[PDB]
RNA sequence: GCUUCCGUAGUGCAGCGGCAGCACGUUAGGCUCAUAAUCUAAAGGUCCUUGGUUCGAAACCAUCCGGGGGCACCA
Numbered sequence: 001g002c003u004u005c006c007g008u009a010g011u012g013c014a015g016c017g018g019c020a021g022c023a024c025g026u027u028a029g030g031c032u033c034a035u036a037a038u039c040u041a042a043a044g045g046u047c048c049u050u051g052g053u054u055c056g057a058a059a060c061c062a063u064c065c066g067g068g069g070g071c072a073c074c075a
Stems, first nucleotide, its partner, number of pairs: 002070001005067002010024002013021001026042004051061002
C1' cells in the first nucleotide's frame, strides 16, 4: 500500500427501514441481628462522527476517524 469487517446504557452483546432489547453493573423498597442470595420496582442509550435516498434511516447508499484479521511473494 490492497481487500473484507466492527463501532449501540458503565461492561459484554442482538436488533428485515416506523419511541431499540436479554443479562451483569447502579439506586430505592423488601427477608435477616447485618451482609450474601432471593422478591417487588426504577433509572440509564450523542445508536462513532457527517451528508444523501426516502413520508419515515441504528439498519440503505456513498465520507472521515479509530479497532481487529488476510496476503506483501519470483529472482